[PDB]
RNA sequence: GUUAUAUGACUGACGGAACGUGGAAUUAACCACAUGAAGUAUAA
RNA sequence: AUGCCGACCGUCUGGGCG
Numbered sequence: 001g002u003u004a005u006a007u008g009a010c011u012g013a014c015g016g017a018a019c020g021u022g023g024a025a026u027u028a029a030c031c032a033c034a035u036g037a038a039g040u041a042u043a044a
Numbered sequence: 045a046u047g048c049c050g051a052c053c054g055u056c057u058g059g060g061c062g
Stems, first nucleotide, its partner, number of pairs: 002044001004042004010036001012056005020033004047061003
Other pairs, nucleotide, nucleotide, family: 003043cWH008038tHS009037tHS009060cSS010050tHS011035cWW012029cSS013025cWS019051tHS025028cSS029056tWS
């Protein structure tokens, strides 16, 4: 490197009649869950 | 690590990872 298991920081706001639910913010870009997820550890 | 990560496209803000 690769398959599996475990773990996992970060997972944002607005628009695109259509990518989540609820609650705020624009002196904002967050909170909760969902979702995704590099990396990390362990076999082969 | 001029790298990698958060459906896609666009306009923005903020982070993480060896």